[PDB]
Context: one part of a larger RNA, bound to proteins that are not shown
RNA sequence: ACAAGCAGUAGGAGCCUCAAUUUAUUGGGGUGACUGCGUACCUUUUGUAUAAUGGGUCAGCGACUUAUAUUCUGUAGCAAGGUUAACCGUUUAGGGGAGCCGUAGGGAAACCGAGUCUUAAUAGGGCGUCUAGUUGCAGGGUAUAGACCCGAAACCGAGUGAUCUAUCCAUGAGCAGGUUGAAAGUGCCGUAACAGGCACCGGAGGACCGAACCCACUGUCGUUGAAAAGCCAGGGGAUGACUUGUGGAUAGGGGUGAAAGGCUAAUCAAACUCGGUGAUAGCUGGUUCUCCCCGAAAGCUAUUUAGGUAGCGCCUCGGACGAAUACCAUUGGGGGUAGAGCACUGUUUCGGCUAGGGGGUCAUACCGACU
RNA sequence: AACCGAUGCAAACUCCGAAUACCGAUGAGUAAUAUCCGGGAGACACACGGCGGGUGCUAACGUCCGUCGUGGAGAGGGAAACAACCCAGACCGCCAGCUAAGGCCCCAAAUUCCUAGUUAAGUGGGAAACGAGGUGGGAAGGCAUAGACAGCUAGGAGGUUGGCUUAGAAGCAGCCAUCCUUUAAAGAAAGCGUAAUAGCUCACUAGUCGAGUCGGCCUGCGCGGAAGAUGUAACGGGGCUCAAACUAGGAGCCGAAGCUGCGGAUUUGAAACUUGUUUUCAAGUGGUAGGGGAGCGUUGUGUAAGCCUGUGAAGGUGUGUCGUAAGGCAUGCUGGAGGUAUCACAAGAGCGAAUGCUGAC
Numbered sequence: 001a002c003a004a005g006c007a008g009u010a011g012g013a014g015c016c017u018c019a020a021u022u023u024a025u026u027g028g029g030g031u032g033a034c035u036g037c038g039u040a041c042c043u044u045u046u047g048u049a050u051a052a053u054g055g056g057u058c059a060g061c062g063a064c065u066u067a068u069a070u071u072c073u074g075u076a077g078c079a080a081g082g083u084u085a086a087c088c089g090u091u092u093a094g095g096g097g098a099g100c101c102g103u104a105g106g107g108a109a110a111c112c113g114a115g116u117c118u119u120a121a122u123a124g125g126g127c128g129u130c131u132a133g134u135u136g137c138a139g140g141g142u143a144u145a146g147a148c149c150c151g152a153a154a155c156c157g158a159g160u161g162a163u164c165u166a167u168c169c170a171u172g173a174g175c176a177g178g179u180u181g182a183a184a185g186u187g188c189c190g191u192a193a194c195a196g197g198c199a200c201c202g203g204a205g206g207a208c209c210g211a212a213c214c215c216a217c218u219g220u221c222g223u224u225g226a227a228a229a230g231c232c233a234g235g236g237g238a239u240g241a242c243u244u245g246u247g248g249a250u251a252g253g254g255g256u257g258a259a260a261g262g263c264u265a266a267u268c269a270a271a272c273u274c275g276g277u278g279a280u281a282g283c284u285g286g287u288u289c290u291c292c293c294c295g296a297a298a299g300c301u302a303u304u305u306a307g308g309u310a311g312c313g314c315c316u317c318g319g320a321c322g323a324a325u326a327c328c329a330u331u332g333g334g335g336g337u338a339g340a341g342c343a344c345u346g347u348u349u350c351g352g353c354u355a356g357g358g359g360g361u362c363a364u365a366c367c368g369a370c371u
Numbered sequence: 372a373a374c375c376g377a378u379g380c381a382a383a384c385u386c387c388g389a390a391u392a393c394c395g396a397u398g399a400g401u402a403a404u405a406u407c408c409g410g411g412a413g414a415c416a417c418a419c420g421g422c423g424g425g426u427g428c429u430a431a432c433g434u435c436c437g438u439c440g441u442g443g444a445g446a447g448g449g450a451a452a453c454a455a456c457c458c459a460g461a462c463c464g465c466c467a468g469c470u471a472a473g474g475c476c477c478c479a480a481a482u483u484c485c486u487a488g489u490u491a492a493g494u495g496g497g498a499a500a501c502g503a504g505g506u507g508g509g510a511a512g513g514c515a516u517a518g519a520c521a522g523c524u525a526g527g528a529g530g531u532u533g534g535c536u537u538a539g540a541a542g543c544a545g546c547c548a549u550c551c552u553u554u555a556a557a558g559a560a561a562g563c564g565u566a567a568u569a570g571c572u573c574a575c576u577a578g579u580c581g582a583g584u585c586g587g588c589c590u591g592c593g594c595g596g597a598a599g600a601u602g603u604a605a606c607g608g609g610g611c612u613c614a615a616a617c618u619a620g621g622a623g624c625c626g627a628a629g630c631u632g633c634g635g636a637u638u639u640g641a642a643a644c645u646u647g648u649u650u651u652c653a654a655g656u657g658g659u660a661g662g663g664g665a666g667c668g669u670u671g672u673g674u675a676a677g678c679c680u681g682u683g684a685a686g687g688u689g690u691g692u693c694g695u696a697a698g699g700c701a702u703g704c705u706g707g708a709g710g711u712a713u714c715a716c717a718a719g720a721g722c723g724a725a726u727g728c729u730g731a732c
Stems, first nucleotide, its partner, number of pairs: 008037004014031007041054001043052001056732006066145013081101003087095002105112002115127004148286002151283001155276006166250009175240001177209003180205001185200005213237003217234003221230001252268001254264003289666006299312005314413001315411006324404001325402003328398006339387001340385002345381003349377004358371002417442010447458003462635004467631003473625003476609003482622001484621006495611001501595002505592005512585003522579005528552003533547003558573001561572003636656006643649001667721001669718005677711003686705008
């Protein structure tokens, strides 16, 4: 063990167990029938239950630092002044005033100075004027450094590798068995002589068939394999540009390559190791305690810019200022939109009306009557 | 062609021309205003629903602008479920009350509520041109006991087969007239039919019967048009027909984290024993990026040759208790030698995520 889902939450019956209590009445603990509601977390997004990312779990570790410079804020000491640095020192004292900041600005500068610059100007205008700073300590931001942490593919330097493989060099070794039957040669015939014919002989060949050996064409299997490339059934070469043992040579922008960018130690459109190095990464991921207040943007401009960044707009904190702001009523303005309408620019239909046009005798007869 | 008269249209046409919006002035009341200077940012991928447009197909959950609302960064109730729609802005707690949007037969809280009607299609609860004698209502009309509409009976004719055209065109292929006669009436025919005729009807008239009838217009709600793929599957379901549908009214009630009631916290400002010294009052307290403020805990230094500790330190594991929180305090067991108040000071100071690192499972 008749009931459908982020598994909890708010209720809630029953049961079990402890403490009181005059004895099932509460209180504490465990469980959770049944009912309502209810699609994890993070990241990234306009927007995720999302079938988008990340996490199997636990424990431990793991990401805004440090040094200096500078700016603003707080606080403290002094204060029109503040403060020393290196050093010395019997060393957090004391000394050391070099220096730095402040106290004046204008101008490119000379120069002048509460003024100064421009100018011919004494005008105008620009920039100034009519005090609080400085040194510590702490905090926010920024600058240089790896500068929140982790992460490339790279680039450079110096080494280590040819025990794999590629080519080469030296020195050794191997290739069961069976076929075919080239030159040459010999003999006879033949030729004027060459030539030529036949028979025998001979043993050539990147020759043939086929084991070892070396390969790797097809298929099945195997694909967390017996194996980081194999097995099995077939397949190719198999005296050669063959195969193989041993030792040696060529080294990285180099080698070697019957050439596939192949191979160079399971690594190759530039090996491996160490170092420069914590390379850089406008990219992706992550970024760890709590509460209170406020609270956006996804726009404009610019940009080798378009998913980056910078000024302005928008947020927050502090200071100054105080109605200068918002809403509504009354009121002063300009407009060319909605609507509308043909007065312009076009367009459009019907009718009237006609110089131009569309047609029919003789008729270059002046191009005439009439549609 | 123009010129006149009627008659339309236009983003890049205008003889005109709003509402709003914008720029000012004056004036009340209400309001946590506006502005400037400086410290710190974040953002410069936006989305949907309206409104006005361009583009597209007045296609798109399309795209590009302007403008508003919402989401972003916003929970709650409704729309079945549903970021952007409607109502409404969550400080916390309550087993209190009133309402908004939406609802009141059951699922499922609240009306099987009341009044007057409509629908018969399960329309409601997808879909058009177009079609139909569904049904209700409203303005008018034509005809009618001088017998109306329908039915039935009889006739529906003669010039003439109108002319033309055509093989044929004789009411009825098509083109041009719609004439006359017996009439109570009869079309130079409204259909069927024929090759053309023929034939059958109709219009129209008379008769029979006897009372209302005929056709257009407008309005409401219905009908058909209406065919798809896993399974009803186009009200969420059940089910609903004098509704539990629709229209027009009326009264109750339900309904949210809105408002009120009660308790408590907190930010800012306001009268004072005045630095949280106290009692209050007023307006606030959703929140990402982000800015500001106040704290907790951990390791270490001084305080500390202190204080605590074998009558049991740290750590581990329960329990109780306290605070808005981080967290504090106490204590049972385990443990066996250390810990550290208070206040300052300094940080290798807090982990769930980085296909994070190590170990264990």
23S rRNA, nucleotides 509 to 1245 from Psychrobacter urativorans: 732 nucleotides with solved positions. Taxonomically the source falls in Psychrobacter (Bacteria, Gammaproteobacteria, Moraxellales, Moraxellaceae). Among the 52 different proteins in the entry, which are not shown, are Large ribosomal subunit protein bL33, Small ribosomal subunit protein uS17 and Large ribosomal subunit protein bL12. The depositors describe the entry as "Cryo-EM structure of P. urativorans 70S ribosome in complex with hibernation factor Balon and EF-Tu(GDP) (structure 3)". It holds a match to the Rfam family "Bacterial large subunit ribosomal RNA". The family is grouped with related families in Rfam's "LSU clan". Method: cryo-electron microscopy, resolution 2.74 angstrom. The entry became public in 2024.